This is an experimental structure of RNA (MLV Psi encapsidation site), with 101 nucleotides shown. Released in 2004, the model rests on solution NMR data. Sample source: THIS SEQUENCE WAS SYNTHESIZED BY IN VITRO TRANSCRIPTION USING A LINEARIZED DNA PLASMID AS TEMPLATE AND T7 RNA POLYMERASE. It holds a match to the Rfam family "Gammaretrovirus core encapsidation signal". From the family's description: This family represents the Gammaretrovirus (mammalian type C retrovirus) core encapsidation signal and related sequences. For this family Rfam cites "NMR structure of the 101-nucleotide core encapsidation signal of the Moloney Murine Leukemia Virus" (D'Souza et al., J Mol Biol, 2004). The entry is indexed under MLV, A-MINOR K-TURN, STEM LOOP, BULGE, G-U MISMATCH, G-A MISMATCH, U-U MISMATCH, A-C MISMATCH, RNA. The entry is an ensemble of 20 models. It comes from the structure "SOLUTION STRUCTURE OF MLV PSI SITE".
RNA sequence: GGCGGUACUAGUUGAGAAACUAGCUCUGUAUCUGGCGGACCCGUGGUGGAACUGUGAAGUUCGGAACACCCGGCCGCAACCCUGGGAGAGGUCCCAGGGUU
Numbered sequence: 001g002g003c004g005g006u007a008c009u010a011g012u013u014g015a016g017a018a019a020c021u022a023g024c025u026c027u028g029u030a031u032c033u034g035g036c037g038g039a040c041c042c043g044u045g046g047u048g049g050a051a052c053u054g055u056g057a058a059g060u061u062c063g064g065a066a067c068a069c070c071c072g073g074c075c076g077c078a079a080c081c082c083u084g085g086g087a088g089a090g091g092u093c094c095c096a097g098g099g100u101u
């Protein structure tokens, strides 16, 4: 944006409230399980070495390494629980610590 639900608002009808309609608020909404992000600190952590030899595998040679992508720890943040302190209507709030993600 749309729409729906609604109360509220008004309008109409109505004795009445209510009924409905519209207006609109907010709200929501339009399909799937061991964090996300950031830096690049660190680890060769993980996966793919590359080409070469040989029908072919298997190995080799170059390196024995790179690069790349991913990844974890790591940092930032949030939630949850326990706990401590203070006031407290009870199982609250606020702040910090620890663990987990």
Stems, first nucleotide, its partner, number of pairs: 002029004008023006035077002038074001041073003045070004049062005078101010